Background
Shown are 927 nucleotides from a PDB entry: RNA (stapled 16S-23S rRNA,stapled 16S-23S rRNA,stapled 16S-23S rRNA,stapled 16S-23S rRNA, nucleotides 3524 to 4450) from Escherichia coli. Rfam match: Bacterial large subunit ribosomal RNA. Rfam 15.1 lists 51,934 matches to the family in 10,816 species. A reference for the family is Yusupov et al. (2001), "Crystal structure of the ribosome at 5.5 A resolution", Science. Entry title: E. coli 70S d2d8 stapled ribosome. Among the 51 different proteins in the entry, which are not shown, are 50S ribosomal protein L10, 50S ribosomal protein L33 and 50S ribosomal protein L24. Primary citation: Schmied et al., Nature (2018), "Controlling orthogonal ribosome subunit interactions enables evolution of new function". Method: electron microscopy, resolution 2.96 angstroms. The entry became public in 2018.

Context: one part of a larger RNA, bound to proteins that are not shown
């Protein structure tokens, strides 16, 4: 999707109306009711996935505004103090050997002096206290020279020029104070002006600042833009991510899992290469310290040892060990081969060239061999005429060698990146979790099976260690089939239903059963199988019942049946975790439950047709449904039983409880359809009397009917067949034996009895009554078709209706009638009003005032309610205080008590006490 749309039990994508096997069922509506159509609504909001989005967060990354530092311009005048230079041009530098303050090397044998030599009086410094620059003065004609020295010889005329320099001549800044002419004026005045705008004038105030522009460092969730890895027996946390040896790995390679077990991200200029030699580990034995073990003898042993390092193959021709000499840890090549999906990686004899050891033959192109790793861009360096953009060069560019990546997520997304979402949101997924199903059945529940042992002896009255073997399908789990274009997940509520592993009730074996009560087992599923306190809770705990308050399965039965407390959306806090944002199978408070039922199912209740002519009646009982419990109490009998105390079976008899069925006669409920009363109003012309309305206006009663809570009844006795059992006869097996052949007994289960419904019981049954006794035609000749007369029993409609009823149906009745409604006579409810048997002057009682009884109002004890105040007693804890062995921790005060006591007061402080204030002598020292 289309439907000719049933039940089990089994199969099946694994939970069937449709599929096997089997059981039922005639056809077709109407009122209900929800157990299923994995009902119907919304491409699952939980969950994974995606190199999806979006906001939010920060000490994730990259950016940026903003904020903020300088330089540079806009940007000028003067004046003064001083750091650094500057061409040339004098000084300036104790090693000791010394007339003494020795910077370095060649040009060279003198140099200065009339623009003024030697030597007395000094104006301004460094400094080794040793010297010495040299200015302005005084005469005005000499002094330093290889010396005596030293590693170095004169400052002896010559440049050149190093450690610090001063003089001279200005040079940009620095650091200022001062001006005023840019700039600024959100200061006053004036004018455009009828203007708190602007814009010019005048003036003040500030001023080379301020304040913008270009560059520049900070800062910089304020605001953007993106990153935040795979596997994973769901995801996350955790652990792994590339090499290397072994085992899985099924005697060729090759072979997976969050299978068992392990290392590696170097090492070496000798630890390589040759070429010559050599041969362990361990143990006994002797033997200075000396020793379980150093070394040095011998002797067994035969690699139990060595390998630069795991593993695992190798290795005496050694590849393990020591010594000579080396650089083959060569350079260019390379037949053939091995193993990759490729990049790629390995093994290799053999040529040229040129070593290196060995007499030679030869061997050598890294090490016993498998690990010791990293593509490509991109850049550095040294070589090489390749290349060179008009020409020659150069730069960049090729080629050859060679550096530079825990790119560690190791075939490397970038140069360069972590979170939160319950405020969310999109594409998808039952490829993948959480509910409930299915598949294991480890766990987990329930029986067996040996018997050490416990029971006073005594394995099995009860109970069992060590271990052993089974069922369920039932718990905690495991998988990950089914469902994510949605099967609602805990409680209670309401209604269930199977199953026996039995809780009560019923029959039984044993007993460590005296009686009464128990204990253990067997069989037995008919019926029954609590109400409350706390909690959302099941659960459990508690408090009172009961004969008992049994254990499961049903999508932990039951939301198109109901709450809707828990829990798991948005609020807002709390404790904790975070730097945030938020987070917590951690708590508080708070918070939308939709569905008029097409099928199938169930519960009523109709119409159709069929049952063989037609009708109205009353069965029969195949079939099916309903029902089924139980206490006390009294008789046997105080008697069997026993020391008593206690205290019965077998039978009998009454009276309860929950459950049920019927009813209204009795106690009552309700009785808007009967009466009364009454508040407020409006009306009926008004008085009176009625009626509307206010929830039936608020109430008091109450017929009838219908009801519980009122009151009748009921569960069975009895039969058959039997469960567990428990016997009689009796052989197989001369006994024994319930059994095998025969024969009995034995339960609320069974199957009858007891109610009810029943021939659609298509196997449609049976009795008794009742109606029907007419012409004719036809052809396609047969359970055949027309036509005219004739319309019976009866039923339907239709009216009047029903303690019958959603409609249908079922039941009276229709004049030859009591069907309904009216009338009528009662009844009964409401509560008010007048009708007859007997009295009428010597009766008959009326005399009268005043009294009594009742009554009825006032006071007033007992009692009651409600709310204070006082006193006693008593209370989980808890404050200070007393007494107690001389227990802990200091030592406050008494002496000036070792910081002078105290006194008020505030503040610390384990504790005495301490410190600040201010007051007191009731302080000691003044000698």
């Nucleotide at each position: 999707g289309a439907a000719c749309u049933c039940g089990c039990u089994g199969u099946g994508a694994a939970g069937a109306u449709g599929c096997a096997g089997u059981g039922u069922a005639c056809c077709c509506g109407c009122g209900g009711c929800a157990a299923g159509a994995c009902g119907g609504a919304a491409a699952g909001a939980c969950c994974c996935c995606g190199u999806g989005a979006a906001c939010c967060u920060u000490u994730a990354c990259u950016a940026u505004a903003g904020c903020u530092u300088g330089a540079c311009a806009c940007u000028g005048a003067a004046c003064a103090u001083u750091g650094a230079g500057c061409c040339u041009u004098g000084a300036u530098g104790u090693g000791u050997a010394g007339g003494a303050u020795a910077g370095g090397u060649g040009g060279g044998a003198g140099g200065c002096u009339u623009u003024g030599a030697a030597g007395u009086g000094u104006g301004g410094a460094c400094g080794c206290c040793a010297g010495u620059c040299u200015g302005c003065a005084u005469g005005g004609a000499g002094c330093c020279g290889a010396c005596c020295u030293u590693g170095a010889a004169a400052u002896a005329c010559c440049a050149c020029c190093c450690u610090u320099u001063a003089a001279u001549g200005u040079u940009u800044g620095a650091u200022g104070u001062u001006c005023u002419a840019a700039c600024g004026u959100u200061g006053a005045c004036c004018c455009g002006u009828a203007a708190u705008c602007c814009g010019g004038g005048u003036u003040g105030c500030g001023g080379a600042c301020a304040g913008u522009g270009u560059c520049u460092g900070g800062u910089g969730g304020g605001u953007a833009g993106u990153u935040u890895g795979a596997c994973u027996g769901g995801g996350g946390c955790g652990g792994u991510c590339u090499c290397c040896u072994c085992c899985u790995a099924a005697a060729g390679a090759g072979u997976a899992a969050c299978g068992g077990a392990g290392g590696a991200g170097c090492a070496c200029g000798a630890a390589g290469g040759u070429u010559g030699g050599c041969u362990a580990a361990u143990c006994c034995u002797g033997g200075u310290c000396g020793g379980a073990c150093a070394u040095c003898a011998g002797g067994a042993g035969g690699u139990u040892a060595g390998u630069g390092c795991a593993a695992u193959g190798g290795c005496a021709u050694a590849a393990g060990c020591c010594a000579g000499c080396u650089u083959g840890a060569c350079u260019g090549c390379g037949a053939g081969c091995g193993u990759g999906a490729c990049g790629g990686c390995g093994c290799g004899a053999g040529c040229a060239g040129g070593u290196g050891c060995g007499a030679a033959a030869g061997c050598a192109g890294g090490u016993c061999a498998u690990a010791g790793u990293g593509a490509u861009c991109c850049g550095g360096u040294g070589g090489u005429u390749c290349u060179g953009a008009a020409u020659g060069g150069a730069a960049g560019g090729g080629c050859c060698a060679u550096c530079g990546c825990u790119c560690a997520a190791c075939g490397g997304a970038u140069a360069a990146a972590a979170g939160g979402u319950a405020c969310u949101c999109c594409g998808g997924g039952g490829a993948u979790a959480a509910c409930a199903g299915g598949c294991u059945g480890a766990u987990a529940c329930c029986g067996c099976c040996c018997a050490a042992g416990a029971g006073u002896u005594c394995a099995u009255a009860u109970c069992g260690a060590c271990g052993g073997c089974g069922g369920u399908g039932u718990u905690u789990g495991g998988c990950a089939c089914c469902u994510c274009g949605a099967u609602g997940u805990c409680g209670g509520c309401u209604c269930a239903u199977c199953a026996c592993a039995u809780c009560c009730u019923g029959g039984g074996g044993c007993u460590g059963a005296a009686g009464u009560a128990g204990g253990u087992c067997c069989c037995a599923a008919g019926g029954g199988u609590a109400u409350g306190g706390c909690u959302g809770u099941u659960c459990g705990c508690c408090a009172u019942u009961u004969a008992a308050a049994g254990u499961g399965g049903u999508a932990c039965g039951c939301g198109a049946g109901c709450u809707g407390g828990g829990u798991u959306u948005a609020g807002a806090a709390c404790g904790u975790c975070g730097u945030g944002a938020g987070a917590c199978a951690g708590u508080u408070c708070g918070g939308u439950c939709c569905c008029u039922a097409u099928c199938u199912g169930c519960c009523g209740u109709g119409g159709g047709c069929g049952c063989u002519g037609g009708a109205g009646a009353a069965c029969u009982g195949a079939g099916g449904g309903g029902g089924g419990c139980u206490g006390c109490u009294c008789c046997u009998a105080g008697u069997a039983c026993g020391a008593g105390a206690g205290g019965a079976c077998c039978g009998g008899a009454g009276u309860g409880g929950a459950c049920g069925c019927a009813u209204c006669a009795c106690u009552g409920g309700u009785g808007u359809u009967c009466g009364g009363g009454u508040u407020g109003u409006c009306a009926u012309g008004c008085c009176a009397a009625u009626g509307g309305c206010a929830c039936u206006g608020c109430c008091c009663g109450g017929u009838a009917g219908c009801u519980a809570a009122a009151u009748g009844c009921g569960g069975a006795a009895g039969a058959g067949a039997u469960a567990a059992g428990u016997g009689c006869u009796g052989a197989a097996a001369g006994c024994a034996u319930c059994u095998a052949a025969g024969c009995a007994c034995g339960a609320a289960a069974c199957u009858u009895g007891c109610c009810c419904c029943g021939a659609g019981a298509u196997g449609a049954g049976u009795u008794c009554u009742c109606c029907c006794u007419g012409a004719c035609c036809c052809u396609u000749u047969a359970a055949g078709g027309g036509u005219c007369c004739u319309g019976a029993a009866g039923g339907a409609a239709c009216g009047u209706u029903g303690a019958a009823g959603a409609c249908g149906a079922c039941g009276a009745c229709g004049u030859u009638g009591a069907u309904a409604g009216g009338c009528c006579g009662g009844g009964u409810g409401u509560g008010u009003a007048a009708a007859c048997g007997g009295a009428c002057a010597u009766g008959g009682u009326u005399g009268g005032a005043g009294g009594g009884c009742g009554c009825u109002u006032a006071c007033c004890a007992c009692u009651u309610u409600g709310u204070g105040a006082u006193u006693c007693a008593u209370g989980a804890c808890u404050g200070g205080g007393g007494u107690g062995a001389a227990g802990u921790c200091g030592u406050a005060a008494c002496a000036a008590g070792g910081u002078a006591a105290c006194c008020g007061u505030a503040g610390g402080g384990g504790a005495a006490c301490c410190u600040g204030c201010g007051g007191u002598u009731g302080g000691a020292u003044c000698a």